[PDB]
Context: one part of a larger RNA, bound to proteins that are not shown
Molecule: LSUb_rRNA_chain_2, nucleotides 606 to 1526
Organism: Leishmania major strain Friedlin
RNA sequence: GACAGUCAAGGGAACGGACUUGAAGGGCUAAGCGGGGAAAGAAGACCCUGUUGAGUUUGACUCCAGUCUGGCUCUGUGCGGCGACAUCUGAGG
RNA sequence: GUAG
RNA sequence: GGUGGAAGCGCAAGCGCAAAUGAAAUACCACCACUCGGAACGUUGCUUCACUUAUCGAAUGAAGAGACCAAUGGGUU
RNA sequence: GCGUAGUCUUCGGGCUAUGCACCGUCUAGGUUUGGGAGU
RNA sequence: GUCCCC
RNA sequence: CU
RNA sequence: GUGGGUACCCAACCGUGCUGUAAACUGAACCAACGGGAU
RNA sequence: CAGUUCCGGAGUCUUGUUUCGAGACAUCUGCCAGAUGGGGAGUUUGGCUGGGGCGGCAUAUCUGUUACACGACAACGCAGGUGUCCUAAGGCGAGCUCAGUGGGAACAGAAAUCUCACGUAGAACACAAGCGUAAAAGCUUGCUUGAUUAACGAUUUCCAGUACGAAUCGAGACUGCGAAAGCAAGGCCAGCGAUCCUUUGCGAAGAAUAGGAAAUAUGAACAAAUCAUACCAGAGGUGUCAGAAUAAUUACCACAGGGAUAACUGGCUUGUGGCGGCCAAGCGUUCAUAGCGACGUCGCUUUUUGAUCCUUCGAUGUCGGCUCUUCCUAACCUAGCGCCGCAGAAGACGCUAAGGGUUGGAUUGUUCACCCACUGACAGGGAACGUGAGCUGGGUUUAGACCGUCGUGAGACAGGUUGGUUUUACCCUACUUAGCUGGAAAUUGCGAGAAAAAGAUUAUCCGUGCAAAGCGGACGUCGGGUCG
RNA sequence: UUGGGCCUGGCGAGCGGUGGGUAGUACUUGGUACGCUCAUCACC
Repeated sequence: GACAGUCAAGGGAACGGACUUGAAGGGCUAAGCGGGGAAAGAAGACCCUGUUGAGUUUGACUCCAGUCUGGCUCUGUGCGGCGACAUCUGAGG
Repeated sequence: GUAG
Repeated sequence: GGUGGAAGCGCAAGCGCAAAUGAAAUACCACCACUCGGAACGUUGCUUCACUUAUCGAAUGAAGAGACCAAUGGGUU
Repeated sequence: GCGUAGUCUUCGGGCUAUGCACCGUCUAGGUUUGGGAGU
Repeated sequence: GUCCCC
Repeated sequence: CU
Repeated sequence: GUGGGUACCCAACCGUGCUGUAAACUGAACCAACGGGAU
Repeated sequence: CAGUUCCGGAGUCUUGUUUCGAGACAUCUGCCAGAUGGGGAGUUUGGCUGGGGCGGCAUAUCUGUUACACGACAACGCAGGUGUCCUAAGGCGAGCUCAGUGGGAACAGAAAUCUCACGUAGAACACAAGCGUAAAAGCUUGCUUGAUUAACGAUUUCCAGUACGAAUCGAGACUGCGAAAGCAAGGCCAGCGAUCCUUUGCGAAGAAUAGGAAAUAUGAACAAAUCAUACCAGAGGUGUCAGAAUAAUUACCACAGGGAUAACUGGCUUGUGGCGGCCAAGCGUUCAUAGCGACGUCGCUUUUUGAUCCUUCGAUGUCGGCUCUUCCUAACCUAGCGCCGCAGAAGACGCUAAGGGUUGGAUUGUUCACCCACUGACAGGGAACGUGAGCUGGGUUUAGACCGUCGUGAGACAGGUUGGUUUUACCCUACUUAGCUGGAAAUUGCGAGAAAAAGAUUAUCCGUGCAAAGCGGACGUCGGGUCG
Repeated sequence: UUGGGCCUGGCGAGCGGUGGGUAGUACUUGGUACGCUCAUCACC
């Protein structure tokens, strides 16, 4: 590694190797070369969308540990106190 | 709060 | 303070019932304010202090505590 | 344990208060009393 | 202060 | 004696 | 000069469990001696 | 004296605690309760949109217009509104006429009140706009509560022919104004809101031998009181207005996708940029046009920037320079010229012409810019804003770090700064060279065409001469072995 | 038809090729040519 591979211009998904009209093109090879193949390498990392996330932050929403605080409880003994209840009573108003 |  | 019943009472008598104001006008007699005051029963919300026995914090190899120096102590084995 | 005072009692003795006992005692050293005793 | 020293 |  | 041996007991008050130190400047300390009863 | 033994030496008791310090407190246990609490957990952080973001609301809704003489009709089209306000600014009856304009009347005048005429509405009707209205629908005044109920009546508008909101025609009850016929259950047309939940009103009293025409029902074994429900009608609200309970950051970032959508090129356009024409007021002592052209007006070009979103988001490597080639002409130099305010010299303008040429440097990543210096000149442009499997990597644009500003913060800044991997050709074409090799019916047909001669139909000789008239030359002898 | 076409033998003759013998020259002077004389070979 779809198939394949010469160009110009046209239209065309608005930059064709295939299509239209032209121009080239005998076949097969060796070494190079980097113009093209909008060459390869990766389901673009930029951007946007999704009623997809995650890391981080905080006066976001909803919470949870930690910290403090109050109640009882652990909780026992005597002496006193200052209030409250209750009973009898003032003793004025 | 006087007054009674 | 009333709310409703009480003007007679008591030795005496005072407010008065009758006057009188008024925020409600009296009385022994019955009917009874709101708050304070005490007891003195018992029971209880806080609380000072003195304890020690739960509990807590340390140390020790749990290595010598307290008393005998006498009670506001215990006993009837 | 022993009494006193009350107050209870099942009559056996308790309870509260109070006093006498018992539990229940020994010491270094310091101050200091009384008594000696070896030389 | 007392008992030998020796 | 010391 | 040296070596031994003695200079107590009790009471009563403090005191409270007690033999050592009072600037310091590097010793050792046992597994009991002894005494009373019975025997 | 000793064998042992016990006792003392080395004190005995214990209402008992190992000892010390605290101590009924908390520095203790457990449970309920409340504060605080990014230390941590879990979630969210709308939509529309000439990308997104900011802005705005085109998100529910009203008037005019767009809108094309039924109805309907889009845009982030145009011009404006709505979330209220009113016990009267509602209802009705009766009177009256308004805005303005003239004539006139002390102070009194442009404008105070009085009076007479004219006044089709040119005024008012809460508020935007239409429409409508004159013995009114406007203004005054009188009386009122039709802005209340209204048996689940039926319709219009939007529309799915669903709901809501507004609206229309009714039928009952009780009414109000009016002599009456009538008018009125708001203020015509915008001004508003599901389920669930909460909350309010109605189901007075009495009567019934039985639940009936007429008594609200339930708490399910039965009763009474509460207390909860239920049924009907309202109210508390969702404005993203058919109705979730909702803050940021990421450059440390991720996933599913999107060329439905931005950032390169290319494409359409050409406002803007650039280059030009036409006319002719003026400038050029004079004189419209040597040279230049104001007011206008018509083009052209994609060497600017915008506008758009067609292509590409399972990727087209996305600044500048370096190098190298080529193309264009709107010509800087070089070749020829025309014309001039053309004496000469130097120049201005214009024509044909792109064959050739168009540089060395300082600063800056730069494109641009600017300066220095040569030169005949140092023209302007295109080729995927030529050119990164050609290079380079200074810039932009990751992760580290610093500063300023911003932010509570995490972090942000098309602000500055410094440091920061540049992968692959051996395939096909193209190009450069380098080899082999068939082929005219471009491989076949036998398919026969000469940039030839000129002849018994190229056969039957060769020269010279004009495709002449002519002219000049050729080895022969004697057999023989076949076909004629 | 026309002194027929084709092929082939015997002699000679020529223009020649290839070698030998022998001159004198030419040419950049080792290598070719040219004159006569033999030898063969091809047109025959």